Method: X-ray crystallography, resolution 1.8 angstroms. The entry became public in 2007. The RNA has 33 modelled nucleotides. The model includes bound apramycin (AM2). Crystallisation conditions: 0.05M MES BUFFER, 15-20% MPD, 0.02-0.04M MAGNESIUM ACETATE, pH 6, VAPOR DIFFUSION, HANGING DROP, temperature 298K, pH 5.6.
RNA sequence: CGGUACUAAAAGUCGCC
RNA sequence: GGGCGUCGCUAGUACC
Ligand code: AM2
Numbered sequence: 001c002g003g004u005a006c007u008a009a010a011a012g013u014c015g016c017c
Numbered sequence: 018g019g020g021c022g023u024c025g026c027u028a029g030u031a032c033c
Base pairs, nucleotide, nucleotide: 002033003032004031005030006029007028008027012024014022015021016020017019
C1' cells in the first nucleotide's frame, strides 16, 4: 500500500416520509 | 433544510 469485517462526527449518492 | 434507510468516500480498529 490492496482486499475484507465492524463501527463512526465519514465529502457524496439514491429512495422514503 | 430535517428525519430515516441504501450504496459510496474517508477514518478508527481487526484479519487476510
Ligand atoms: C482502511 C480504513 C477502513 C476502510 C478501508 C477502505 C474500505 C472501507 C474500499 O480503508 O473501509 N481503516 N473500502 O477504504 O470500507 O482500511 C468501508 C466499510 C464497508 C463499506 C465501504 C463503502 O466503506 N461497504 O468498511 O463496509 O461504503 C485499510 C487499513 C490498512 C490495510 C488495508 C485496509 N492495509 N483496507 O487501514 O491498514